RNA sequence: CUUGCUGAAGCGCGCACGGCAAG
RNA sequence: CUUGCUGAAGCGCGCACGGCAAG
Repeated sequence: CUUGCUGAAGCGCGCACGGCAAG
Repeated sequence: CUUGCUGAAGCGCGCACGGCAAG
RNA backbone atom coordinates (compact mmCIF):
# COMPACT_ATOMS: atom_id res chain seq x y z
C1' C A 1 0.00 0.00 0.00
C1' U A 2 -4.27 -3.56 -0.85
C1' U A 3 -8.28 -6.45 1.49
C1' G A 4 -10.52 -7.54 6.02
C1' C A 5 -11.76 -7.27 11.42
C1' U A 6 -12.08 -3.46 15.06
C1' G A 7 -13.23 1.85 16.74
C1' A A 8 -18.33 6.60 22.26
C1' A A 9 -15.05 10.72 24.07
C1' G A 10 -12.40 12.28 15.14
C1' C A 11 -15.89 14.63 11.91
C1' G A 12 -20.46 14.88 7.96
C1' C A 13 -24.95 12.61 6.69
C1' G A 14 -29.84 9.59 6.48
C1' C A 15 -33.53 7.09 9.21
C1' A A 16 -35.71 6.08 14.14
C1' C A 17 -36.71 7.76 18.92
C1' G A 18 -36.27 11.67 22.74
C1' G A 19 -35.32 16.75 25.11
C1' C A 20 -36.01 22.08 25.08
C1' A A 21 -38.34 25.94 22.11
C1' A A 22 -41.64 28.39 18.55
C1' G A 23 -45.82 27.58 15.39
C1' C B 1 -47.63 17.01 13.70
C1' U B 2 -43.93 21.02 11.60
C1' U B 3 -39.74 23.62 12.23
C1' G B 4 -35.15 25.54 15.10
C1' C B 5 -31.40 23.77 18.36
C1' U B 6 -29.82 19.35 20.46
C1' G B 7 -28.41 13.84 21.45
C1' A B 8 -21.79 8.03 23.03
C1' A B 9 -24.01 3.59 25.22
C1' G B 10 -30.55 3.27 18.40
C1' C B 11 -29.83 1.33 13.16
C1' G B 12 -27.16 2.44 8.78
C1' C B 13 -23.83 5.28 4.84
C1' G B 14 -19.44 8.05 4.42
C1' C B 15 -14.69 10.60 4.88
C1' A B 16 -10.29 10.69 8.18
C1' C B 17 -7.10 8.40 11.43
C1' G B 18 -5.24 4.54 14.75
C1' G B 19 -4.63 -0.95 16.46
C1' C B 20 -4.29 -5.96 14.46
C1' A B 21 -4.13 -9.93 10.54
C1' A B 22 -3.27 -11.74 5.52
C1' G B 23 -0.93 -10.50 0.81